[PDB]
DNA sequence: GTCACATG
């Protein structure tokens, strides 16, 4: 960095 | 918009 998760 | 954390 792009994508998913999470947590805010 | 902000972090952490996985996969790719």
């Nucleotide at each position: 960095c792009a994508u998913g998760u999470g947590a805010c």